[PDB]
Context: bound to proteins that are not shown
DNA sequence: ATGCCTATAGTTATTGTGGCC
């Protein structure tokens, strides 16, 4: 450093609503 | 139309524990 099983934490897409231009 | 907010679904990247090469 990669692989396997399981967990905690950060980001990205569909729906619904909203704001701004 | 895009950028910026919230919520309902899902996904990934990161770390950790236990192992391995």
């Nucleotide at each position: 450093g990669g692989c396997c099983a399981c967990a905690a934490u950060a980001a990205c897409u569909a729906u619904a609503g909203g704001c701004a231009u």

Released in 2013, the model rests on X-ray diffraction data to a resolution of 5 A. This is an experimental structure of RNA (TEMPLATE RNA), together with DNA, with 42 nucleotides shown. The 2013 paper behind the entry is "Complexes of HIV-1 RT, Nnrti and RNA/DNA Hybrid Reveal a Structure Compatible with RNA Degradation". Keywords: HYDROLASE-DNA-RNA COMPLEX, RNASE H, HYBRID. The entry also contains REVERSE TRANSCRIPTASE/RIBONUCLEASE H and P51 RT, not shown here.